[PDB]
Context: bound to proteins that are not shown
RNA sequence: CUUAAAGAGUCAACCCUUUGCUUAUCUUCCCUAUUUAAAUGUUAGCAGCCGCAUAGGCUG
DNA sequence: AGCAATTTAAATAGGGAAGATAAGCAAAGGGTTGACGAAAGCC
DNA sequence: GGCTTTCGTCAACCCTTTGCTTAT
Numbered sequence: 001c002u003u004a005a006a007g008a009g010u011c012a013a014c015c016c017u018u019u020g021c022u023u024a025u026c027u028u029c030c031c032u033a034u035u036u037a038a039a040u041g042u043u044a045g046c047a048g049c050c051g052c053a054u055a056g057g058c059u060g
Numbered sequence: 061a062g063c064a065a066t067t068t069a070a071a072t073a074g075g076g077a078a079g080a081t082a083a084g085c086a087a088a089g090g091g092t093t094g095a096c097g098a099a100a101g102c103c
Numbered sequence: 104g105g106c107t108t109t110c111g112t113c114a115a116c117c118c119t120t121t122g123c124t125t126a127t
Stems, first nucleotide, its partner, number of pairs: 019083001023079001025077001040062001046060002050056001094113001097110007
């Protein structure tokens, strides 16, 4: 050292039937948007022949 | 192959309508859950 | 001489229908 110690609640179900929300309407009146600046990073990294090369060179 | 500017003010008011109704039924089950104590067969 | 089963006895209610607190 826990009111400790321990135990099957199972079972079945028709809610359902009906309905008119209607009517009504001035949202209006006013407005300074404003002003101002570098496309830069060099910009485009191209057009072809010399070659087997998409390796390496030339040409402007 | 990143760079995109700052302040300033955003409307005051008046209105948000009432009159009606808001069903009546009928149902709502019982079935176990009893301990103490006393006849009465029985080791 | 208990002892363990089963039957016999003795009854009678008035109910109520959510918060309890509410987070380090």

Shown are 127 nucleotides from a PDB entry: RNA from Vibrio phage ICP1_2004_A, together with DNA. Method: electron microscopy, resolution 3.18 A. The entry became public in 2024. The sample was in a buffer at pH 7. It comes from the structure "ICP1 Csy-dsDNA complex (form 2)". The entry is indexed under IMMUNE SYSTEM-RNA-DNA complex, RNA BINDING PROTEIN/DNA/RNA, RNA BINDING PROTEIN-DNA-RNA complex.